RNA sequence: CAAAGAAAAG
DNA sequence: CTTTTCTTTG
Numbered sequence: 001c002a003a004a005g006a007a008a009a010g
Numbered sequence: 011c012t013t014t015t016c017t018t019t020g
Base pairs, nucleotide, nucleotide: 001020002019003018004017005016006015007014008013009012010011
C1' cells in the first nucleotide's frame, strides 16, 4: 500500500 | 457495495 484470517458500522 | 478495529503478507 491493498489484499487477506477474525469481528463489526452503514 | 462502502467503511472500521485487531492480525498477517509481499